[PDB]
RNA sequence: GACCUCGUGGCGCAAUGGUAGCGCGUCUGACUCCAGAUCAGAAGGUUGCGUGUUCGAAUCACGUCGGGGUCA
Numbered sequence: 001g002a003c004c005u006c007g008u009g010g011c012g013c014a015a016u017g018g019u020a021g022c023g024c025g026u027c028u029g030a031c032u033c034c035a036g037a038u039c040a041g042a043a044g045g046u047u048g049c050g051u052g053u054u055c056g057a058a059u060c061a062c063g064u065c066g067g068g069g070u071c072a
Stems, first nucleotide, its partner, number of pairs: 001071007010024001013021001028040003048064005
C1' cells in the first nucleotide's frame, strides 16, 4: 500500500406485518430500624459519518473515520 472484519438503547449482545431480549444497569412506589432479597411500575439522545440503489435498509453499493485481524 492492499485486502478481511467490526463499529448498539449508560456498558454487553440480537436479521422487519405480533410486546427490539435483556446479561449489568440505573431512577419511582411498596414491605424492613437501614441497606439487600422480593413484588409492582417509568424513563433512558435512535442508525460511527456522507452520498446513494429500493416500494422498504440497522439488514445493499460507493466513499470516509475508528477498533481488531492479515501478506517472500
An RNA structure (transfer RNA-Trp) from Bos taurus, in which 72 nucleotides are resolved. Method: X-ray diffraction, resolution 3.1 A. The entry became public in 2006. The work is reported in "Structure of human tryptophanyl-tRNA synthetase in complex with tRNA(Trp) reveals the molecular basis of tRNA recognition and specificity" (Shen et al., Nucleic Acids Res., 2006). Protein in the same entry: Tryptophanyl-tRNA synthetase. Rfam match: tRNA. Rfam describes the family as follows. Transfer RNA (tRNA) molecules are approximately 80 nucleotides in length. Rfam links the family to the GO term triplet codon-amino acid adaptor activity. Rfam classes the family as a transfer RNA. The organism belongs to Bos, within Eukaryota.